[PDB]
RNA sequence: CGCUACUGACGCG
RNA sequence: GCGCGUAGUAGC
Repeated sequence: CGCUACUGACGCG
Repeated sequence: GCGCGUAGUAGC
C1' cells in the first nucleotide's frame, strides 16, 4: 500500500 | 434499509 466481509452514540447524502 | 468518506475488527 491493496481486495473482501462486518461494525459505529462518527462526517455528507 | 442504502451509497460514499472515515475508524476498528477479521479473512486474503